Context: bound to proteins that are not shown
RNA sequence: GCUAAACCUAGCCCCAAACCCACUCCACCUUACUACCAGACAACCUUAGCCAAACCAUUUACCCAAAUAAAGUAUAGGCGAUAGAAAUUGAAACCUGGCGCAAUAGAUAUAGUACCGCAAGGGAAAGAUGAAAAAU
RNA sequence: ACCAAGCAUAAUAUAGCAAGGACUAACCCCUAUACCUUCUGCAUAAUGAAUUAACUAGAAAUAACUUUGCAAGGAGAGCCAAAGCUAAGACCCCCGAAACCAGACGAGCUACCUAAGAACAGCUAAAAGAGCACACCCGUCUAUGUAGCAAAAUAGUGGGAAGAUUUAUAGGUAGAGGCGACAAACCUACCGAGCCUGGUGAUAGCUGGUUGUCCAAGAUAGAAUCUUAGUUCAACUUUAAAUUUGCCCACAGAACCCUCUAAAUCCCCUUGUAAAUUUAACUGUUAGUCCAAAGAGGAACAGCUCUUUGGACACUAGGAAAAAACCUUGUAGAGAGAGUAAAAAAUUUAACACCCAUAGUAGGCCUAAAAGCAGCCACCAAUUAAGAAAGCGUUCAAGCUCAACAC
RNA sequence: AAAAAAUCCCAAACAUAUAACUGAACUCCUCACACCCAAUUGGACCAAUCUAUCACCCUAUAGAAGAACUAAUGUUAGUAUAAGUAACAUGAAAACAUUCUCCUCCGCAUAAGCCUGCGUCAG
RNA sequence: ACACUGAACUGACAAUUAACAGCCCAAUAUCUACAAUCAACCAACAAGUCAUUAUUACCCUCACUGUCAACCCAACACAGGCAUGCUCAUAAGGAAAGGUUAAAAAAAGUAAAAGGAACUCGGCAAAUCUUACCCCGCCUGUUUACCAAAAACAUCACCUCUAGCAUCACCAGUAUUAGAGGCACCGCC
RNA sequence: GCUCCACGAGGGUUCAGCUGUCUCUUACUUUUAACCAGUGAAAUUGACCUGCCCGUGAAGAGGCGGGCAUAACACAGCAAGACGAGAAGACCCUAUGGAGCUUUAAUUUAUUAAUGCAAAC
RNA sequence: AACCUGCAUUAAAAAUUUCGGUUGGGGCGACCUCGGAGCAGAACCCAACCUCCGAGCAGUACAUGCUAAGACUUCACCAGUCAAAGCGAAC
RNA sequence: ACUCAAUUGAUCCAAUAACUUGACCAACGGAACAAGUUACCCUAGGGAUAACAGCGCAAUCCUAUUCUAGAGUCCAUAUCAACAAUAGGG
RNA sequence: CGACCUCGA
RNA sequence: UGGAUCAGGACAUCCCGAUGGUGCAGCCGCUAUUAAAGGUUCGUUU
RNA sequence: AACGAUUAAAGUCCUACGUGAUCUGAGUUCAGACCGGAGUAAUCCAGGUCGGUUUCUAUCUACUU
RNA sequence: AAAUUCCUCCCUGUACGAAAGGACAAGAGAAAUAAGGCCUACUUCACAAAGCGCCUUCCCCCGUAAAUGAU
RNA sequence: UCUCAACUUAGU
RNA sequence: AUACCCAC
RNA sequence: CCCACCCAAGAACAGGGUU
RNA sequence: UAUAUAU
RNA sequence: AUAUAUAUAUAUAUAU
RNA sequence: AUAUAUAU
Repeated sequence: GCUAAACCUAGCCCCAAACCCACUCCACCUUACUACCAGACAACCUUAGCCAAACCAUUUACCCAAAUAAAGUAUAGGCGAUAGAAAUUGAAACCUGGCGCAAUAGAUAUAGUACCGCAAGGGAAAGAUGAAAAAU
Repeated sequence: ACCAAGCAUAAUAUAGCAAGGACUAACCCCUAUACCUUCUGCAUAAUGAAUUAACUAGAAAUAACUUUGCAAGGAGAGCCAAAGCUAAGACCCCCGAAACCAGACGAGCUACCUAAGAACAGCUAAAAGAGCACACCCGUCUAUGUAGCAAAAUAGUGGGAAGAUUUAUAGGUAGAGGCGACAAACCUACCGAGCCUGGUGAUAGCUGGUUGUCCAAGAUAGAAUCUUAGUUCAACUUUAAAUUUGCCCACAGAACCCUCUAAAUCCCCUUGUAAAUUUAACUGUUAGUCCAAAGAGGAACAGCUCUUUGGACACUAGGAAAAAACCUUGUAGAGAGAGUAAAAAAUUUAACACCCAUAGUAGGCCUAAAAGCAGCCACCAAUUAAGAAAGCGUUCAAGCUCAACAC
Repeated sequence: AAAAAAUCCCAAACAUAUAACUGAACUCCUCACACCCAAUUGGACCAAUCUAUCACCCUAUAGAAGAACUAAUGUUAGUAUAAGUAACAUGAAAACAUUCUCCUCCGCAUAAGCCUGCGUCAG
Repeated sequence: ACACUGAACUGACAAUUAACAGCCCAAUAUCUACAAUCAACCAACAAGUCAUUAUUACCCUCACUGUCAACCCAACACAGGCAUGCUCAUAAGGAAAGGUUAAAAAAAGUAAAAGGAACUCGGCAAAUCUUACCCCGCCUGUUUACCAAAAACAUCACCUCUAGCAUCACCAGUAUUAGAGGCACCGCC
Repeated sequence: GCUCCACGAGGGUUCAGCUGUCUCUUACUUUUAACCAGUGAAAUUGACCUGCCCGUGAAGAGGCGGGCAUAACACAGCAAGACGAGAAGACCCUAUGGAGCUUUAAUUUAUUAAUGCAAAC
Repeated sequence: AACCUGCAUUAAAAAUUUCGGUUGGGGCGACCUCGGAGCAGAACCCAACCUCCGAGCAGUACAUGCUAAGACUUCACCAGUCAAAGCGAAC
Repeated sequence: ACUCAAUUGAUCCAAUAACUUGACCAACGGAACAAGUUACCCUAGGGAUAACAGCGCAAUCCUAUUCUAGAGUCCAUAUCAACAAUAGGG
Repeated sequence: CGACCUCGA
Repeated sequence: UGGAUCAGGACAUCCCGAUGGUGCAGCCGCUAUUAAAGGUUCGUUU
Repeated sequence: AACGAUUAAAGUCCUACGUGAUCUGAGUUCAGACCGGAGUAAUCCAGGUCGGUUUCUAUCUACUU
Repeated sequence: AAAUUCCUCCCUGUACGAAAGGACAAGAGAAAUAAGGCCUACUUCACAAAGCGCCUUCCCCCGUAAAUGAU
Repeated sequence: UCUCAACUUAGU
Repeated sequence: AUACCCAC
Repeated sequence: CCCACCCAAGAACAGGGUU
Repeated sequence: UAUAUAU
Repeated sequence: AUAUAUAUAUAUAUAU
Repeated sequence: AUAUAUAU
C1' cells in the first nucleotide's frame, strides 16, 4: 500500500424418548418415464479370505435376544496359539440432555449436485457489511 | 488504522553457512565445516525440506509404588484375607506395500465368431492366395519430435493392394474366465492374470515420521533361536526400600610330562576410603570404530579377517595445518584478573705417495713350447737391497707396476 | 655417500643482544552454584481449551482432555524460484465498395454422432 | 495475440414446415432343383444376393417423428482417428509471413572444382535406377497396439492317435467323415 | 536323411554405376534464432554474501588448512564441474514378503468319470 | 435291467501351502550335535575360513537299593555334576 | 555313588493294568506332515553387500642403483648379464 | 586382496 | 567400453637439438647425459 | 592385434572409457527366436547367431581474439 | 604479435677409406605442415562469402669442452 | 688439478 | 627483446 | 557531434562515415 | 520262431 | 507265398 | 523233478 487478513452462523455428532414415509391430473419394466393385441418366463441351495499361532497344511473371538455374579471356572485345542459354558443368582428408572464440533472442524453434502468413468463406481470446492442498502 | 508469505515503497560495491566478539562507525579486524534422519564415523558429493498458514502421530491398571478410609477384618450380595481389604493417582504411537477372498460392472478399444451389407482406378497378363501401380490397409529404414500436433505423431522412403483382402451396422463368447495363424498377444491408453465395492484402519522382523521448559542418573561379558535387519534369558543401566560390609590389599597359599623359565592373575589381614549385598518394579543397549600391547587364521614380517588387556571416541575444551580414536585436560555461571599443562624436526657426504729395481736361471715336472705369472712340487740363494712372484701382458717369450735398498 | 609422474613450487622469512616469555572451559582470585553425554530411566515446572468455585483490562485453586510441530518426496490452501523465460499469431493494397498473390490430398451430400454450439438485437 | 462493429463470451428474440427418411403387412393351409458375372458365347467352383397359389376375412385413408450449425471420438478451436455416393481438379473450399535484423547453434532444401565409399560396425543417408553368390525360411499370409515383422507362427502336402453315430456345438454331417496332434510343399534314398 | 524351382522391407558378400558419405568443406533459401509489441507454461529450488592452486577430509571440497586472485553490473554463446535434473531406475544381497509356471515337493478327492457292495425292483 | 441314494477302490481334472541356514557367485561338493590338544604359557573365561584328532559304543554288576545335610556348572533358562549322614545290605 | 573324554534328544502325543518304552526329530533346544524355475516378474529395504568408478594395500611386477660370478677371440664395467641386495612408481 | 563413499536416476 | 571432436599434463625422449664413451676409419649403428619449445600418417579385416 | 604402403618419427603414460546435460559401434542383459548341450518338465548355459527406446528449455561456478 | 621439418644442389665425390663406399659446418633452391591474413587471377560462385587459390611468418638454451691456479 | 677454492673463455 | 594497441 | 541515414561494423549494445 | 526239402 | 519234416518255446491234461 | 498227447 497491493495480492490479503480477521468474523458466526449454516449445519452436524453422540444419547434419551418414541415404533417411520410412500395415489392433484398425465406418463413410467418396449430404447423406463412410450395412450391402444393370443401369452405362458420364474424366487428358495454351508460364505470365502485377509489375519494370528512370528512359515504353514490344523485351528483362529464376531449381538442373538436380563445387567451383575458364578467365571475366564468347568471344558475344547498341531492340549498350542487361542476358544469358552451351564446349573444357580437377579434391574433400575424423575428427556425437555451435552467439562460434543463451529466452514481444512462437525455428516461427503450449499450435493451424491458440479466433474471423471462405456458401465459398475468415484466424488468435490465454497458463505461472512449494517437496525435500515426505499442508507453504498 | 494496524497482522503470514509474496511484492512495492527502496537493485547492487572485494571476503566466503552470512552469525558472534565488537567498534565512533553498515562493511572492513578476529573467531566459526547448515538442520533432521540413518551409520562406528556425515561440512559431507547418503535421505528428507522452495516458502507461509492450518491440520497431522502413546489408547490398557496383572503386579508393584504413592496417598485416604476401615481393620482381623475389608467391600453398597458375589470377592479377598496368616495385616489385609476398598478407593484414587500413575505405563504401552502415525503413514506406506506387492498380495488373498466374496459380490457386482465391462467385447462402443481389442482377440475370435454370427447375421445381412459395402469397396477395390489404370496397365501387363491370364480365368493366377499373378506382376507394375491409385484409393485403401499395414508400419522396414532414416530424420524430426521427446511436457511433442500426438500418454506412439509428421516428413521421406517402404510391404500388400481380386484376396487367408479392407471396412460400416447389429449380436455373442467375462476373470478359478474368454479369445489366441502361441507374441505368455488381446480383453476400454501400466493383463504372468481386467475394473469397482466390500472383508480392510489387510499384514509388513522393512523405510520414513513421532509436537512445551529445566535438572539429574546413564555404554560394548554371553547363551538360545528356519536365528544373526528380530526376539527371550543374562550382563550392563534406572528408581524406591531393607541390611552390612564393599573396593584397595601384608605375609601365607593356587601341578605335574612340559624351563617361549613372559607381562601378570586368583585369594587376601592392615590402611586409605564409602560404598557394597539383598527385596520390589520395569524400560532401553549388546549390526561398534580407532590407538598401545599379546596373539590366532595349512610353519603368510605387511595387508585382510578374528580373540584378549588397557585407553580414547559415540561427553567439554586446548594443542598436533585441516583432524571422532594421538598428547594435555574433565562437573558445568558472570568477570576487560593471574599461574600453568600439552605445544616450534634435524641433517650436506670421497685429493693424495715420492723414488727405485740387477742377478744362481726359461727353479724343476707336465706341456708343441708355456719362462715369477696353463697347471703341479719345492719355495732356497748372489749382492747395500729384490716374492723361485701380488697384480696386469704375451701362442710362449718380450714388456710393465707393487713389495727391497737408498730418499 | 642417488633420484624421477602427470591442473600450479608452495606461508613469508631469518646463522650473532645474555631462558625468559606465549599458551585451556586445568588451578587460583570477587561473587554465585540443580544449570555441557546416545538409547533409556527418575524428577521439578508449564502454554493454551472446557467444567466447579473465584476473579472482573484476563487472573487464582481444583477436575478433565481432539492439550503444544524447523522436517514423514506428509494433506489442503496461498505465493515465490526457473521467468517475463519456453511457446503462440494476422497473405497484400485499399473508397474497407473491391482488387491482387498463393494453396488445395480437398470440396458437397448422406449415414453415424452431438444437441442450438460465429442467425438478429443488447451488454 | 487482437478487438470498438467488440466476439466462437453473457442476456433476449428468432428458427429446421414433407413429396426424402423413419414408423408397415388378417388368418389357415399350400408352393419355391436350374446363380451371378452386358449373360449371349465359353469356362468353371468356393455352389450362390432377390418367385407362389387355394379359401375365408376385408372397402375407413395422408396421422406421428427426424429436418439448424463452423458440429463426432481423441482432457483443447489437438498436424491424430473417422463409413458411403458424386467432383478426379474444381463451378467448391482455404492463407504458409505480427514487425525487423539476416550472429552462433539446430532442422529442412538446393548448388559445387578434382577424386569417387578412401567415410562408416554397415554404401546409413543422399545420388543413381546395377549384376552375381552364400545362409535361413517352399511360396502366400500372421504376431509381440506403444523398443523384436524374423530364421518365429500359420500354410497346401505328408505322418500319428481316437470315434460305428441323431433332433441347440461337432451335424440337420456318417471312415473318401469328424475331432486331437507333429512336421511343413514337390522329388529322391 | 538329402537336393530342387519360385519368393522374401530376413542375415552376410560382390561387379558396375552413382553421388558432399568422405579427402575438406563452401555458398544460397526457408524454419527455429536475436531485437521490438501482446499473451504467457514445466521440471527444479535447505539456506547462500555461490572464485583459483596445493593439502586435508565419510577416501573426488565454491564453504576446512596454507597460499593466490578480487569495484559493482546486464546481454549472447559454451557444456568442464555443481558425484547436474527427471520414475525410491537398472545391476547384486535380505525378507521365516508375493505372484506366474512345472513336477515322481507335502496334504487331499470335496468335483467328474469308471467299477464293486448296500439300498431299490 | 435301467435310473436315483449311501459306502468303498481306481483313475482324470484340480485345490491349498512351501522353497532351512554357512562356504565371492555358479557347478561339484563340504559343514550344522558332543569330547581332547594348539591360540588362551600362571584362578576362571576367551573367537574364525580356524589346525587337526576322534564320538552317535561297549564292558562288568544285578542293593546299577531307598532316604538326606552341604555344594559345583559350559557364562541365562532348560539341563548336567559331587556328596557326609541315616535306613537296608555286604564283610 | 562301577570301568570309559564324548558314546547323546525336551514337550506334546502313542503303547502300557502298572513299572516302563517309543527320534540319524543328525537343520541334533527338535514346526506332526510341503520341491524346482522365473531373462514375464512384483513389493519393502540394503553401499551393513557384488558389479562401474573412486580410496587403502603392492601380494606380485616393472624400472633405477650396489655387488663382479659369467658372456663379449684377450678383457667385469664398448655392450649383455646369474644368484642376490637397496631404493622409487601405481 | 580389502568393502572405506555411492542401491530415493 | 571402442570411436568421433576437443584436448590439459608428466618424462621414465619415438622424431628434431646439444654433449661424453664405444669392439666410434667414414657412412650407418650401440650406450649414456641434458633438453617436453615443436611434431608424432593414411588404408583391409576383426 | 595381424600386413599394405609411407614417414625425420609413426613414444610410454596420467587425466572418473580424460571427455556420452557434445555425439556415436559393442559389452555388462532384458522382453522374441534358432542351433549344440543340461534338465521328466517348467526352464537354464563365462558355446554360437539374428532382432531390439532414456529425455532435458543452462540456475550457479568456470570459460568465450 | 618470436615456425618447424623434409628433400635437392654447392662445399664434394671433398675429408675419411686399399677399395667397396661416403660425411661434416656455412650457403642456396624447392616442398609440406602449422599460425596469421587476402580475393588480382583459377574455382565454388558473382555489388559478396569461400578454397581447391594466393601472401607473410623473426630469440637463446647451458649436458660439457677447455686456461691460470692454491689446500 | 676446468674451481660446491678465489678466477678466464666457449652459446654458459 | 622488439612490434601491435593510444584524440573523445 | 550524434536525432536520423548508410556501412566493408554488428545478435542487442557497441564501432566507423555523413563536406 | 529257426533250419532243411517240394512247388 | 504254400506244403512236409525236425528242433525249440507257450498253454492244458494224464501217468511215474 | 521225468515221460506222452493237443494246439500256436
Source information:
Shown are 1418 nucleotides from a PDB entry: RNA (16S rRNA) from Homo sapiens. It holds a match to the Rfam family "Bacterial large subunit ribosomal RNA". Gene Ontology terms of the family: ribosome and structural constituent of ribosome. The entry also models zinc and magnesium ions. It was solved by electron microscopy to 3 angstroms. Among the 56 different proteins in the entry, which are not shown, are Large ribosomal subunit protein mL43, 5-methylcytosine rRNA methyltransferase NSUN4 and MIEF1 upstream open reading frame protein. The PDB entry is titled "Human mitoribosomal large subunit assembly intermediate 2 with GTPBP7". Nguyen et al. published it in Nat Commun in 2023: "Structural insights into the role of GTPBP10 in the RNA maturation of the mitoribosome".